[PDB]
RNA sequence: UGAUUCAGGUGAUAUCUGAAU
Repeated sequence: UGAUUCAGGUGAUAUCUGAAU
């Protein structure tokens, strides 16, 4: 770096953003 959880954003998702694993 990637993956998970949570939260945010969104009329509702998708993208996307922040933290811990």